[PDB]
RNA sequence: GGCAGAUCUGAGCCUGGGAGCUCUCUGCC
Ligand code: P14
Repeated sequence: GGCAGAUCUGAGCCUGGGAGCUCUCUGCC
C1' cells in the first nucleotide's frame, strides 16, 4: 500500500446539495 471496517476511533475540501473525494488508525496480507 490492497480488502475489510471506524466520526462517538476523528477532521478536511466542500452548495445551487449529494455524497462527491480523501487524510491517519484496527485485522489480514
Ligand atoms: C464517503 C466515502 C466514500 C465515498 C463517498 C463518501 O464518506 C466520506 C466522505 N464524505 C464525508 N466525509 N462526508 C468514505 N466513507 C468511509 C470512510 C471512513 C470514514 N470514517 C472514518 N472514521 N475514517 O465514495 C464511495
An RNA structure, in which 29 nucleotides are resolved. NMR data were recorded at pH 6.1 and 298 K. Entry title: NMR structure of a synthetic small molecule, rbt203, bound to HIV-1 TAR RNA. Sample source: 29 NUCLEOTIDE SEQUENCE COMPRISING PRIMARY BINDING SITE OF HIV-1 TAT, SYNTHESIZED USING T7 RNA POLYMERASE OFF OF A DNA TEMPLATE. Primary citation: Davis et al., J.Mol.Biol. (2004), "Rational Design of Inhibitors of HIV-1 Tar RNA Through the Stabilisation of Electrostatic 'Hot Spots".